[PDB]
The PDB entry is titled "Atomic structure of wheat ribosome reveals unique features of the plant ribosomes".
An RNA structure (18S rRNA, nucleotides 1 to 1149) from Triticum aestivum, in which 975 nucleotides are resolved.
Among the 32 different proteins in the entry, which are not shown, are 40S ribosomal protein S14, 40S ribosomal protein S29 and 40S ribosomal protein S17.
The sample was in a buffer at pH 7.6.
It holds a match to the Rfam family "Eukaryotic small subunit ribosomal RNA". The literature on the family includes a 2002 paper in BMC Bioinformatics by Cannone et al., "The comparative RNA web (CRW) site: an online database of comparative sequence and structure information for ribosomal, intron, and other RNAs".
The organism belongs to Triticum, within Eukaryota.
Ions in the entry include potassium, magnesium and zinc.

Context: one part of a larger RNA, bound to proteins that are not shown
RNA sequence: UACCUGGUUGAUCCUGCCAGUAGUCAUAUGCUUGUCUCAAAGAUUAAGCCAUGCAUGUGCAAGUAUGAACCAAU
RNA sequence: GAACUGUGAAACUGCGAAUGGCUCAUUAAAUCAGUUAUAGUUUGUUUGAUGGUACG
RNA sequence: UACUCGGAUAACCGUAGUAAUUCUAGAGCUAAUACGUGCAACAAACCCCGACU
RNA sequence: GGGCGCAUUUAUUAGAUA
RNA sequence: UGAUCCGAUGAUUCAUGAUAACUCGACGGAUCGCACGGCC
RNA sequence: GCCGGCGACGCAUCAUUCAAAUUUCUGCCCUAUCAACUUUCGAUGGUAGGAUAGGGGCCUACCAUGGUGGUGACGGGUGACGGAGAAUUAGGGUUCGAUUCCGGAGAGGGAGCCUGAGAAACGGCUACCACAUCCAAGGAAGGCAGCAGGCGCGCAAAUUACCCAAUCCUGACACGGGGAGGUAGUGACAAUAAAUAACAAUACCGGG
RNA sequence: UGUCUGGUAAUUGGAAUGAGUACAAUCUAAAUCCCUUAACGAGGAUCCAUUGGAGGGCAAGUCUGGUGCCAGCAGCCGCGGUAAUUCCAGCUCCAAUAGCGUAUAUUUAAGUUGUUGCAGUUAAAAAGCUCGUAGUUGGACCUUGGGCC
RNA sequence: GGCAUCGUUACUUUGAAGAAAUUAGAGUGCUCAAAGCAAGCCAUCGCUCUGGAUACAUUAGCAUGGGAUAACAUCAUAGGAUUCC
RNA sequence: AU
RNA sequence: GAGUAAUGAUUAAUAGGGACAGUCGGGGGCAUUCGUAUUUCAUAGUCAGAGGUGAAAUUCUUGGAUUUAUGAAAGACGAACAACUGCGAAAGCAUUUGCCAAGGAUGUUUUCAUUAAUCAAGAACGAAAGUUGGGGGCUCGAAGACGAUCAGAUACCGUCCUAGUCUCAACCAUAAACGAUGCCGACCAGGGAUCGGCGGAUGUUGC
RNA sequence: AGGACUCCGCCGGCACCUUAUGAGAAAUCAAAGUCUUUGGGUUCCGGGGGGAGUAUGGUCGCAAGGCUGAAACUUAAAGGAAU
Numbered sequence: 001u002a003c004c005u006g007g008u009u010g011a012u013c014c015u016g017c018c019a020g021u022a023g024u025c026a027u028a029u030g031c032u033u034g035u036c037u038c039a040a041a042g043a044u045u046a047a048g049c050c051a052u053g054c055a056u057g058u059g060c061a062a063g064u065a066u067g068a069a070c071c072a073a074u
Numbered sequence: 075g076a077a078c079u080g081u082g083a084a085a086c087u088g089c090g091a092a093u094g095g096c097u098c099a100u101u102a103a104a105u106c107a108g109u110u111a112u113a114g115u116u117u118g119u120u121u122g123a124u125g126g127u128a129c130g
Numbered sequence: 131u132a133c134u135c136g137g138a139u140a141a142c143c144g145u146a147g148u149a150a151u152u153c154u155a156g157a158g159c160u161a162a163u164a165c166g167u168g169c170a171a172c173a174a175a176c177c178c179c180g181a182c183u
Numbered sequence: 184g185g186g187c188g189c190a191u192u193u194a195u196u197a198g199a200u201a
Numbered sequence: 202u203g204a205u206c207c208g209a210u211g212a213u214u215c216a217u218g219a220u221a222a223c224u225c226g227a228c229g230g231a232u233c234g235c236a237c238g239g240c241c
Numbered sequence: 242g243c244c245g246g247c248g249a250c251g252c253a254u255c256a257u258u259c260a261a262a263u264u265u266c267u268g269c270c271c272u273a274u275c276a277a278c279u280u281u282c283g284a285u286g287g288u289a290g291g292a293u294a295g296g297g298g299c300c301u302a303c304c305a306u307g308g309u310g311g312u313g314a315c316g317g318g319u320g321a322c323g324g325a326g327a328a329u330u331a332g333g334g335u336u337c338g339a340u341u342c343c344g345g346a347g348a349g350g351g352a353g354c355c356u357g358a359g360a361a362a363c364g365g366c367u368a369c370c371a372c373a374u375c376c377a378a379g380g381a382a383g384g385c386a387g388c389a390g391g392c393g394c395g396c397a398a399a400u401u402a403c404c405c406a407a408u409c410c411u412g413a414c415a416c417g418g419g420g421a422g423g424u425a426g427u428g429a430c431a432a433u434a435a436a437u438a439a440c441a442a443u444a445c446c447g448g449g
Numbered sequence: 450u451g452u453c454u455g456g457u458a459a460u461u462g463g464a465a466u467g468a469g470u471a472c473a474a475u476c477u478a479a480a481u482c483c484c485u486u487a488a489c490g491a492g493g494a495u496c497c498a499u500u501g502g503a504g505g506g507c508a509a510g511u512c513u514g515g516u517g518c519c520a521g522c523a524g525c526c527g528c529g530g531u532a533a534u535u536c537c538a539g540c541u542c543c544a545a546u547a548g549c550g551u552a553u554a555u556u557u558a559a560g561u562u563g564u565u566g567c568a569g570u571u572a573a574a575a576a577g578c579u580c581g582u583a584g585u586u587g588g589a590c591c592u593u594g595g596g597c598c
Numbered sequence: 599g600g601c602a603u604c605g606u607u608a609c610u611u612u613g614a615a616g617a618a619a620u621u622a623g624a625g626u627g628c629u630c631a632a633a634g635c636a637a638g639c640c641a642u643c644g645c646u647c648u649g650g651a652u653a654c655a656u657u658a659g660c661a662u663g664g665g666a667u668a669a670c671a672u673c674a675u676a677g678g679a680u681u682c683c
Numbered sequence: 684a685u
Numbered sequence: 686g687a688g689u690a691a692u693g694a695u696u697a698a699u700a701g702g703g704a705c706a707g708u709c710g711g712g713g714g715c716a717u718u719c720g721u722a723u724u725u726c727a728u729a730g731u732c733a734g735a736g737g738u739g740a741a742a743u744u745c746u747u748g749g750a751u752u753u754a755u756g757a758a759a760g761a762c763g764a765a766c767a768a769c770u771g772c773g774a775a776a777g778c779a780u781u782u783g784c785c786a787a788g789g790a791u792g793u794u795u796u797c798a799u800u801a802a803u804c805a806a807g808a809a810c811g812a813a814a815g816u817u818g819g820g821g822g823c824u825c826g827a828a829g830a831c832g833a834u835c836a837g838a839u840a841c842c843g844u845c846c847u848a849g850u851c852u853c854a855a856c857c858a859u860a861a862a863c864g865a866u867g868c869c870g871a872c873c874a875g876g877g878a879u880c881g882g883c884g885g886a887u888g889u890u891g892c
Numbered sequence: 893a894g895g896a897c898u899c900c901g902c903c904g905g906c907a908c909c910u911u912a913u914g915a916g917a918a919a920u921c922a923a924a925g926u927c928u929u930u931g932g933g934u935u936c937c938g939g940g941g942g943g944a945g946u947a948u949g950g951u952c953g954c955a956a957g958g959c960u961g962a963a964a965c966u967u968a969a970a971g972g973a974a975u
Stems, first nucleotide, its partner, number of pairs: 004020004010975001012973003024554001027552001029550003035434001037432001041427001042394001048392003052389003057089002063086002069081002087413001096347003106268003112262001115261002121256005131231001135166002142158001145155003176186003188228001189226001190224001192222002196218001230250001232249004238244003270318003277309003284306008322344003326337004349370002352367003372383001374381001400425001402424003409419003440462003443458007467496001469489001471486001473485001499545005504526002510540001512539004521528002560930001567938001569936001570919002575935001577810001579808002584803001586801001589695001605670003609664002612661002622652001625635002637646003680688003700800001701797002705792002709788001713785003719763002723759007734745001771778002815856006825849001830844001832842001868933002871926002874910003879905008888897003892894001914921002940967003949960004
């Protein structure tokens, strides 16, 4: 980095595909894993079914007090 | 000896729960994007302005 | 009545029903910026039908 | 004497030439 | 009747005004806090 | 007795802000082994109404026969929500876009509705269908595609933790609350920096 | 011959340090991690690097032992039938390195979808031939002097 | 400030409106980096008004200039243009 | 037409 | 109603169409004319084999096969001339004569004035074989039969033959339908031959 | 004059010969040239070899058949020109 390589033949030049090469804020998986920072995370199949707990309440000087309320009074 | 004349649970009243959060099943000019129109409408709320006739 | 109108009702208290739930029925009190009435406090201009000179 | 606040519905009418 | 007011849009019988009436009109404050004052 | 201030809440109209609804033009993947589709009962247009917040066949009565199509209508497939965007990229391009920002749609599947300024709302109601929960068998109550967790499905995805301290939102409110949101737990999805030795002497071996 | 330079030794020395542990403070709503730091903390510095390979493509062995067209490897070509550079292992070496292998999907490679930019005598690919509407494509001709600027 | 009434487009220029985030990109010594939008300085009872740039964003739509190249119909019954009456 |  | 002006029309493509003139072609349709050969039949002549094969047999034959001469009929086919020649969109087209419409090229100081090129959809034509009917039915000949060869021969070789081969009215829509080369336009080496038309020169024709 | 013949020239056609300075994998081609120095207009049509012009649907035909026309699966070659 505007790139190729192996495979048809006794050998050659082609068409042509198979295989190889590298990336994936792309998902699994396998082996391994000391440190710092930063971070996705039941979407794909079943918008299938849910035990349980929480996720939406709210009072200021300024709507309505007589708690048989508390704190002070007299 | 004065109604209450401090705080205030509960309860009535008012307001909010139509935002946020989750998912992508349906949906191929349909949603959606850019660009228009309401001289075709509704709008708690916030800001500014404005409330003469009830008498019988 | 406008120096300000009216009837309820919750909390509260006490009789309960049901196996049961912010399921539910009666009784007695008491409030409003709840609910329901009602002076809306005091004018001018104008438009019509019109009291005779 | 009656109407006449604001709101609603309907009808008439002004909203000129420039 | 000599001297003579009258908005807006590209565009409206538009904004608005006057008139005749109409409606069984949840409209037009029976509300609360603080501070206390000035004129009879 | 007369008069009087600064505020709070509330009613109505207009303008504004917050918005929605409807609407103009252009633009979308594969398929012709999909060539005609729609219309008696709305299909396209007209007239007059009804309804709506409002335009409109949106609906009703009457009338006319129109409307779209090889510039692909109509129909079918999509393992199709649309976009901003993502990967790879000499240029052109090809493929993807469930997901945190914008818009739409849904609360198991359909339907109907009350309240309210705003909902055809489901952490609101009513009915039917499918599941499923107690029960004293007379009845009663349901909706995790919110957070965490469980079963199932699978090749495939973490804690039934703490807090309103931050960002903001909501309520009568400086004050309550917030599985919104943040913080810690698990995490080799992806990504950044970066240890696992450096030097000298001695022994051995090379070159100028 | 000479001195210097350069390279290897589980050889000899010293120094250096963070992984770890931990007072402490800081962080934080409260904790924790980080940052900072007393004390301790490396010689086989065991405080022990792994994943794939070694015929070609493609960097690295015609080393040794086992098997004998079997077991197996092999993306493709191919290897193994008593001497295996390819299988099973040891040693050595190679590539990347706290990362690597494998499977699917698809971008490049692919000028093998070609508008840029492919092809059609014989490799696959000109319709048997002509007419023909839509589509696509269509000869030449019409302001120049003129300044200024 | 005038004042007209006009072939229509494609093309091209310039402008406007254009969500952020992402991308490109200016500044900035988070110890570097991927990042973030912070910060920096006399050694202050503070200052730099500190910064928090700028592009692109097909096509379709709106407006200005250009008329070369192209597409439409317009082209000879004067039913033409310009005056007086 | 004003 | 009178003015009014430069009063108002680009040229005619080595684009295309149409016209005209003399030609040209095995281009097409209809009718018509001719030819030898093949087969059949009729007449006449002679007698032993003929046919076919690498070799034979299947078949014909003293009732005369094969062969010879004359004549009539039928159907198909158009030799030689015939070519690196012609015409047609291709398939394809080959005796004469008449008719009918068409066509290219050439010539043009004729005409119109962009009318054009290629083309989804949609249409004409399209060898041979094949199908439906009528006619015809010489030759050849898929199927079938027989002879032969062969290890075998449902083949190649012989003979007899059906559909077919020919024609009329309808269907089919395919070929190595080939130049394995779509159509239109421009340019880019040379050469000679040939076909059609035209222009010029030339000097011979029993003309 | 004209016709037959000879010579020169123009347009149109079927071909042929020589040669690249052209092209092409080459055979070969005066077009199969004017092509990485890639763009005159337009129609049809191909994407490794089989399965396969097969299955099925549609449609034309009396039929034989014609036009349109796949997929599963299999395979590392099949093929062209020249030596």